[PDB]
RNA sequence: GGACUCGGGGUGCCCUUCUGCGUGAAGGCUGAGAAAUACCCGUAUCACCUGAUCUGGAUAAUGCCAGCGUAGGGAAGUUC
Ligand code: KX3
Numbered sequence: 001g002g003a004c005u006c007g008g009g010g011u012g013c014c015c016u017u018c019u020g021c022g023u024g025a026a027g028g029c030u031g032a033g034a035a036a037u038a039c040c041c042g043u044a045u046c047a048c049c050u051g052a053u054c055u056g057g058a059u060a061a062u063g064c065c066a067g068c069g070u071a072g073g074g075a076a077g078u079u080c
Base pairs, nucleotide, nucleotide: 001080002079003078004077005076006042007041008040009039011036012029013028014027016026017025018024048073049072050071054067055066056065057064
C1' cells in the first nucleotide's frame, strides 16, 4: 500500500438577493468536503477534537492562513 469486515469525523463564514424585522432559502468564500449520503479518515508527524470567547496576519467575513502542533486526545481487527 491492497482486500474483507466493521468503524470514526467536520459542516463554518456573509460584500449580495428573496425580505422592513424574525425565520428559512437563493447566491457568494475557503476547502477533499460546508448535512452531502457525498467527501475525508481508522493507531497516528495535521480525518478530526480540546486548548480557544487563544496569538499574529489577511479578509466582506470566517481556524481563510500561520502559530499552537512529534502538544494531549482521537475510530482496527483479520489477511497478503
Ligand atoms: N467543508 C471544514 C473546513 C473546510 C471545509 C469543513 C475548509 C469544510 C465541512 C465541510 N478546508 N467542514